Context: one part of a larger RNA, bound to proteins that are not shown
RNA sequence: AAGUGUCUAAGGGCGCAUGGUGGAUGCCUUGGCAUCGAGAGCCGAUGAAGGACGUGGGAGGCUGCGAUAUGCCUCGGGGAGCUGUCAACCGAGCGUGGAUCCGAGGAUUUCCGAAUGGGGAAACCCAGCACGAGUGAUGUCGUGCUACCCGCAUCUGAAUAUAUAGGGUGCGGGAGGGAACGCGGGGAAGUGAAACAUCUCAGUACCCGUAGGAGGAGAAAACAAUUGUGAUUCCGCAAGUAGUGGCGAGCGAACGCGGAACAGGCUAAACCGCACGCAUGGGUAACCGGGUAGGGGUUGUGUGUGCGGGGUUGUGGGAGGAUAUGUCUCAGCGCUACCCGGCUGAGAGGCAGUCAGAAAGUGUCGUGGUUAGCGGAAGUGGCCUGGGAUGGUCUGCCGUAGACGGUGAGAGCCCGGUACGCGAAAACCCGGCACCUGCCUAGUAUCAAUUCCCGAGUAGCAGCGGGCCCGUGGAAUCCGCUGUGAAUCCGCCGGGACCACCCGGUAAGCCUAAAUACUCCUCGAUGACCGAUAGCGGAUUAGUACCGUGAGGGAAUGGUGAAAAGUACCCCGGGAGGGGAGUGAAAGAGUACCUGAAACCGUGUGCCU
Numbered sequence: 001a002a003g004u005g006u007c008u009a010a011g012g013g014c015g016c017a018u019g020g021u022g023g024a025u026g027c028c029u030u031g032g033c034a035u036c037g038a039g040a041g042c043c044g045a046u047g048a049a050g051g052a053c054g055u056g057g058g059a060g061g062c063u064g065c066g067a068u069a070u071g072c073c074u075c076g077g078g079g080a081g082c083u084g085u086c087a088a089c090c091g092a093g094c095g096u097g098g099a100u101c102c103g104a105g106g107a108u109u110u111c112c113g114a115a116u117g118g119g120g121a122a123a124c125c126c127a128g129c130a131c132g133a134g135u136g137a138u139g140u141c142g143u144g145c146u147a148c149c150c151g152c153a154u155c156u157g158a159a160u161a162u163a164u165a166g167g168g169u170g171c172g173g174g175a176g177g178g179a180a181c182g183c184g185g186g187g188a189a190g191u192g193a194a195a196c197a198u199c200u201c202a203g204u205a206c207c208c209g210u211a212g213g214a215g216g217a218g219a220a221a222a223c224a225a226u227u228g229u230g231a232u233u234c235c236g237c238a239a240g241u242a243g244u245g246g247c248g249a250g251c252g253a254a255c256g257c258g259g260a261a262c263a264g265g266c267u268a269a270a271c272c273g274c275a276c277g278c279a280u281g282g283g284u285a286a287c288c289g290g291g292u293a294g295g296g297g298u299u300g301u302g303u304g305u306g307c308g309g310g311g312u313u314g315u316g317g318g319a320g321g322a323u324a325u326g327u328c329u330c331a332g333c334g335c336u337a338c339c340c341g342g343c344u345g346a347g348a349g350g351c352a353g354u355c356a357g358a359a360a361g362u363g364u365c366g367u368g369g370u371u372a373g374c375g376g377a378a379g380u381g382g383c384c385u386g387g388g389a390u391g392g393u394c395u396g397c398c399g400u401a402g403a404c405g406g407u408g409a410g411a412g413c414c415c416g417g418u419a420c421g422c423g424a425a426a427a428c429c430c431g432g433c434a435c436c437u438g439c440c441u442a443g444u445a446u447c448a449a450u451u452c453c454c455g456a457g458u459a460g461c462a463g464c465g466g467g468c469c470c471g472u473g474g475a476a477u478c479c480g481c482u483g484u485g486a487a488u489c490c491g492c493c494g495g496g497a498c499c500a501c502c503c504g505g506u507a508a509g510c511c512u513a514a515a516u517a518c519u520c521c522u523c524g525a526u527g528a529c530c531g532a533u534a535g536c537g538g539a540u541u542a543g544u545a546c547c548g549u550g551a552g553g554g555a556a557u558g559g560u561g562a563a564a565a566g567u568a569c570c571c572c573g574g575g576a577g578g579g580g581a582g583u584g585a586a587a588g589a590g591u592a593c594c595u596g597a598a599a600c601c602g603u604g605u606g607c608c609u
Stems, first nucleotide, its partner, number of pairs: 011609010026594001027559002031530002033527007040519002042177002050112003053066003057090002060086003072106006081094003117126003127146007148174009181212001182210005192199001196246001222229002233260005243251002264511003267455001271309006278302004287296002289340006314489001316454004321447003327348006349440005361435006368429004373422003379395001381394004396413002398402001404416003460484007470496001491506005546553002566593001569580004
Other pairs, nucleotide, nucleotide, family: 009010cHS009011cHS021599tHS022598tHS023596tSS023597tHS024596tHS025595cWW029531tHS029532tWH031535tSS032535tSS041213tHS044114tWS045116cWH045175tWS047114tHS047115tWS048115tHH049113tHS050122tWS051123tSS054069tSS056062tWH056084cWH059087tWW063070cWW071107cWW076372tSS078100tHS079098tWS079099tHS080095tWS080096tWH080098tHS081099tWS112122cSS120122cSS134139tHS135137tHS157163tHS157165tHS158164tWH159163tWH178179cHS180213cWW181517cSS182215tSS187203tWS187205tHS188204tWH189202tHH191200cWW192249cSS193248cSS198248tWW199249tWS203204cHS212214cSS213518tWS214516tWH217232cSS218231cSS219263tWS219264tHS219512tWH220230tHS221492tWS221505cSS222504tHS224503cWS225495tWS231514tWW232515tWW238255tHS239254tHH240241cHS240252tWS241253tWH242252tHS243469tSS245248tHS245249tHS245471cWS248471cWH249471cWW260515cSS261514cSS262513cWS263512tWS263513tWH264356tSS268312tWH269311tHS269453cSS270310tHS270318tSS277303cWW285299tSS287295cWW313316cSS314506tHS316489tHS320448cWW325442tHS326442cSS353355cHS354360cWH355357tHS355358cWH358438cWS360436cWS376401tWS376419tHS377398cSS377401tWS377417cWH378412tSS385389tWH386388tHS386409tWS387408tSS388408tSS400419cSS401418cWS403417tHS407411tWH409410cSS424426cHS456487tHH457458cHS457485tWS458486tWH458508cSS459485tHS467477cWW468476tWW470473cWS470475tWS473474cHS487491cSS519520cHS519521cHS530534cSS532539tWS532558tHS534539tWH537542tSS540557cWS542556tHH543544cHS543554tWS544555tWH545554tHS548550tHS548551tHS560564tWH560589cSS561563tHS561565tHS561586cWS562585tHH563584cWS564587tWW565583cSS565589tWW566590tSS566591tHS567581cWS567590tHS568581tHS573575tHS573576tHS582590tWW583587tWH584586tHS584589tHS
C1' cells in the first nucleotide's frame, strides 16, 4: 500500500427490579327498598302545621326548651353514677336523704304564622279601653279585652205611617293545615287510528267544592218469566261473550250462579185537639165531652201558620163509620144530677238506653287493655396455635331458653338478652253495675164499601243534550235545561219503539252497622332485596352547598387499630417533611391511615438502536 475488523447513545424501544399516583376489587355498615301482622286514623281561635329570634360556664351547628328558656311541680319506675351530640379540652359541681335516666299528668310557653286591635317588606311598627305598678308630673312598665262573617236571643224601627233595611247588646260557631283513600262538579293534549275531523287517548292528567275513619250505596214505583228471588256493598265467574263501532282503530254489558257480610227503621198526608191570624153570627154558636133534660144561651162556625195525638202499607194500607174494651191507681177538668168517657198531672209497674231507631252526665267495679319495666337454667375446665379463643381436640352441663347481637377470630352455658312468668300512682280506651234518661197508661177483632188521604210546577209529553254494549238509531230505562203540564188506587210506574192482556212494584221525604279502599304516622317482624357510581335526591352539613329575579333545579364526600396504646426523647430542617428510637401481632395499619387493580409518572438495569 490494498483488504478485513469492534465499541460508544444526545435521545429512543422492549423486558425485568423497585417506587409514586389513583382508588377499582374483596370484605363490612347506626343507611335505604319492598312487604307482612297489629294499632291510630285527624290537628286548629284554649291559636295549629311550619318557623324567626333567643336559651348552656366556655365560639358554632344539631337536638331540647321558651325570659320559669338542655328546664319547674306532682305521681310512678329504676338503682350508681351523672352534668345531650359533632367533640374534644377543660372549668365548676351534683348523687343511696336516691342523682342522671324512662312513663304519665300539670305549670311555663317571646315573636310570626288562619293571624284576627290597626298597619306591614312574615317574624316589625303603632295603638284604644279597664285594672294595677312607678314618677315631684308628663314620660314608662305588667295583665286582660278590642277583626270579619254566620246563627240564635233581645232593645231601636230611617226616608215613613204600618213597618222594613240598618244599628246596639249578649251568647255560640267558622276560617287554616294534613301522605293516601271518598263523593259531587268542570275537563285537555300529546298518542292510536301508518294521514285525519267521527272515534280513541279518557272521563285519564289537571282543576274546583266537600268530607269521614272510612266514604258512597242501601230497604223495591227491583229482577224474573208461567216457576221463582226478595235492601245495599265487595270478590270470582258468566266473558273478551251478547253486542257496539268512519262495523275502522277499538270499545264492551246484563240475566244468573258461587262466596265475604247481614238489619232494618223514622216521617209527610187524610182526621182529631191545642195556640197565633182572618172572615162570618160580629149572637141565633146550636156551641160548650157524646147522649140522658135543662143551663150561660155566644162564642160557635169556616181557613191559613205552628205544637201535640193518629198514621207508615202492596195479598194494598190507612183516615172516617156500626158490632167489638180498658198496664194499675189516684188529684183536677171537661156547664149542671147520671152512663160512657176522653184530657192533664202524679204515683205504681214493664221496657230501652249512649244506639240507625233520643240526648247527656254522674259514681263504683274490672282475671280487661295501652302508656315505664322486672325476674329468668347451664364451663373462671384441661391441652395446642394464637396479640387475643368464640378455632381444633378431650371433656362437664342446661334446654318450655340452640332467636338475634356484642365480647380481642365461628359462644346455649362471658354480656344484653331468648323460652316462660310477674308488673301500673296516674291518665286514656273498653266493658259491667247503679244513679240518671226516656217510652209504654187498651184497643183487639168483625162488619160497612159511602167518603177522604197516600210526598207537584213533580210525573208524563215536546225540543236540545249527557250517559247506558247501545256513536240517534225502530231507542226503551237513567240524568240536565227550556216549554206545556196531570191524576190519589177504577191512581201511577216498569217488564227495550208501540198496542192489548198478564206479571211485578208502589216515585217525586229522611236515616242506617258489616263485609270494601289507604297509610303522613306508631309498635313488632321478614326478605334466594341494595351494600357507598348501589340502595331514597339524601349512610357524610341534604332538600343542605350551589344555580335561578322567580316558580323551580339540585349535588359531592363512609372504613387506622382489639385497644390511641395517635410515635416520649434525639438529629436535619423557618416550617412542611423525614431519619433514629418507641407503641402495636402488624407502621408491608402513622389521623394524607383496611385491602390497594389499571391508566399515568419516575429511578436502576440486560439487549437493541
Notes
Released in 2022, the model rests on electron microscopy data to a resolution of 2.6 A. The RNA (23S rRNA, nucleotides 5 to 613) from Mycobacterium tuberculosis has 609 modelled nucleotides. The entry is indexed under unmethylated, Mtb ribosome, drug discovery, SEQ-9, Structural Genomics, TB Structural Genomics Consortium, TBSGC, RIBOSOME-ANTIBIOTIC complex. An Rfam search finds the family "Bacterial large subunit ribosomal RNA" in it. Clan: LSU clan. The sample was in a buffer at pH 7.5. It comes from the structure "Unmethylated Mtb Ribosome 50S with SEQ-9". Among the 48 different proteins in the entry, which are not shown, are 30S ribosomal protein S10, 50S ribosomal protein L15 and 50S ribosomal protein L21.